[PDB]
Solved structure of RNA (Riboswitch) with a sequence from Eubacterium siraeum V10Sc8a, 101 nucleotides shown.
Bound small molecules: 5-HYDROXYMETHYLENE-6-HYDROFOLIC ACID (THF).
The depositors describe the entry as "Crystal structure of THF riboswitch, bound with THF".
Taxonomically the source falls in [Eubacterium] siraeum (Bacteria, Bacillota, Clostridia, Oscillospiraceae).
The entry is indexed under three-way junction, pseudoknot, gene regulator, THF, RNA.
Rfam match: THF (Tetrahydrofolate) riboswitch aptamer. The literature on the family includes a 2010 paper in Chem Biol by Ames et al., "A eubacterial riboswitch class that senses the coenzyme tetrahydrofolate". Rfam describes the family as follows. Tetrahydrofolate (THF) riboswitch was first reported for Ames et al. as an RNA motif in 5' untranslated (5'-UTR)regions of folate transport and biosynthesis genes in Firmicutes genomes.
Primary citation: Huang et al., Proc.Natl.Acad.Sci.USA (2011), "Long-range pseudoknot interactions dictate the regulatory response in the tetrahydrofolate riboswitch".
Crystallisation conditions: 0.1 M Na-HEPES, pH 7.5, 4.2 M Na-formate, VAPOR DIFFUSION, HANGING DROP, temperature 293.15K.
It was solved by X-ray crystallography to 2.9 A.

RNA sequence: GGACAGAGUAGGUAAACGUGCGUAAAGUGCCUGAGGGACGGGGAGUUGUCCUCAGGACGAACACCGAAAGGUGGCGGUACGUUUACCGCAUCUCGCUGUUC
Repeated sequence: GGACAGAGUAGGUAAACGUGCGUAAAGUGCCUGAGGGACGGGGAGUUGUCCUCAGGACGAACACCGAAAGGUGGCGGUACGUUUACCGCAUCUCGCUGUUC
């Protein structure tokens, strides 16, 4: 090189790119309750980590243009998508698939 076979990827962390939201304070963080996901199939143990939903206390950076609406840049432990990188998983038990003998 010519045939056959295979190819969907979970959890966490970070950055880049993209698109938004709030700043008329919602989202985040915190406490409580509840429901999931991750410790590579099922079960035990174990970790105490991430997400959701609800309830509670606390806090906020806006400046400039404009009569606002709104615009530009910011701020916010702000939302999602794509891409890249990095990180975790090992014991006991159950069989399933493949290689042995």